[PDB]
């Protein structure tokens, strides 16, 4: 690079609405 | 927009460990 | 709450452009 998911506090990962 | 470790205040005990927690930290 | 970003009475939640990565695919000649 053309295909994703996921970036959270020193280190971990919950999050689906006022 | 949260627990569990993190550094701090505790409550316990003759004295510690560990422990309920209160918190700082997004 | 990854930044610049917009719909919203509103978002760490929606979606887009950026950015720092980790896992998938090909045969006969």
């Nucleotide at each position: 690079g053309g295909c994703c998911c996921c970036a959270u506090a020193g280190c971990u990962c919950a999050g689906g609405g006022a | 927009a949260g627990a569990g470790c993190a550094c701090g205040c505790g409550a316990c005990u003759c004295u510690u460990a560990a422990u309920c927690g209160c918190g700082u930290g997004g | 709450c990854g930044c610049a970003g917009g719909u919203u009475c509103a978002a760490g939640u929606c979606c887009u452009g950026c950015u720092g990565g980790g896992g998938c695919c090909a045969c006969c000649a």
Molecule: A/P-tRNA
Organism: Entamoeba histolytica HM-1:IMSS